[PDB]
Method: X-ray crystallography, resolution 2.43 angstroms. The entry became public in 2008.
An RNA: 19 nucleotides with solved positions.
It comes from the structure "Structure of E. coli 5-Methyluridine Methyltransferase TrmA in complex with 19 nucleotide T-arm analogue".
The 2008 paper behind the entry is "Structure of a TrmA-RNA complex: A consensus RNA fold contributes to substrate selectivity and catalysis in m5U methyltransferases".
The entry also contains tRNA (uracil-5-)-methyltransferase, not shown here.
Context: bound to proteins that are not shown
RNA sequence: GCUGUGUUCGAUCCACAGC
Numbered sequence: 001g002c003u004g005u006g007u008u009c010g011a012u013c014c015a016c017a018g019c
Stems, first nucleotide, its partner, number of pairs: 001019005
């Protein structure tokens, strides 16, 4: 890099998973 997740809002920023 890419996609997905995170049982409050929220995270291309923290974390995890898959690839």